[PDB]
An RNA from Escherichia coli: 40 nucleotides with solved positions. The 2025 paper behind the entry is "Architecture and mechanism of a dual-enzyme retron system in prokaryotic immunity". An Rfam search finds the family "Retron msr RNA" in it. Rfam classes the family as a non-coding RNA gene. Rfam's curators write: Retron elements are found in a wide range of mainly Gram-negative bacteria. The retron encodes a reverse transcriptase that is responsible for the production of a small satellite DNA called msDNA (multi-copy single-stranded DNA). msDNA has both DNA (encoded by the retron msd gene) and RNA (encoded by the msr gene) components. The 5' end of msDNA is linked to an internal guanosine residue of the RNA strand by a 2'-5' linkage. A reference for the family is Ahmed and Shimamoto (2003), "msDNA-St85, a multicopy single-stranded DNA isolated from Salmonella enterica serovar Typhimurium LT2 with the genomic analysis of its retron", FEMS Microbiol Lett. Entry title: Cryo-EM structure of retron Ec78 system complex. It was solved by cryo-electron microscopy to 3.03 angstrom.

Context: bound to proteins that are not shown
RNA sequence: UAGUCGGGUGAUUAGCCAGACUCUAACUUAUUGAACGUAU
Numbered sequence: 001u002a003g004u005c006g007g008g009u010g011a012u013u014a015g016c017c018a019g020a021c022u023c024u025a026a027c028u029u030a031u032u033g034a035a036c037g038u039a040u
Base pairs, nucleotide, nucleotide: 002022003021004020005019007017008016009015
Other pairs, nucleotide, nucleotide, family: 006018cWH010014tHS031033tHS
C1' cells in the first nucleotide's frame, strides 16, 4: 500500500461510521438415502 475479521446505523442483501490482524499461500459445496436441531 493492499488484502482480510466484525460491533453500530440504515424502509436494510446497498451505503455510511468505529475498531483490529499478516507462515511465499481459501476458491462456500448435495436428495426421496444416513446423522444432527426444531415443530406437531